Context: bound to proteins that are not shown
Molecule: SSR26
Organism: PYROCOCCUS FURIOSUS
RNA sequence: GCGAGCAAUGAUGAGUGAUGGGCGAACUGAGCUCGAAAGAGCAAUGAUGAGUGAUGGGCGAACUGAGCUCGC
RNA sequence: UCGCCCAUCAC
RNA sequence: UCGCCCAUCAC
Numbered sequence: 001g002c003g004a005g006c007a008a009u010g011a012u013g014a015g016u017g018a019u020g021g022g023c024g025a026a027c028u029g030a031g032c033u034c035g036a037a038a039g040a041g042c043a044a045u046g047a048u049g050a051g052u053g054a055u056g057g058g059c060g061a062a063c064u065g066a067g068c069u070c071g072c
Numbered sequence: 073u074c075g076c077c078c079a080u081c082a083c
Numbered sequence: 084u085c086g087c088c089c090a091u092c093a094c
Base pairs, nucleotide, nucleotide: 001072002071003070004069005068006067013063015094016093017092018091019090020089021088022087023086024085025084027049031042032041033040034039053081054080055079056078057077058076059075060074061073
Other pairs, nucleotide, nucleotide, family: 007066tWS010065tSS010066tHS011065tHS011067tSS012064cWW028048cWW029046tSS029047tHS030043tWS030044tWS030046tHS031047tSS035037tHS035038tHS052083cWW
């Protein structure tokens, strides 16, 4: 190069997909509170920030319908 | 057919 | 945001 065939009476994609559970990949690591304020006091022998359910409000997560197969 | 977040509330 | 072991249910 072109011809032929399979297929909407279902062609094509795909050996792996998903939920659950446990530990690991360095929990944070110094702040916090009473008094009008000066000030006073607790804390690395651990300060603060770190579990869960609810209500109103806001936001996320892409099977198709025709392609596929080949001979020298 | 399944998930998340802000504000507020509680032990 | 990521790794492995592991059950269960499925393609």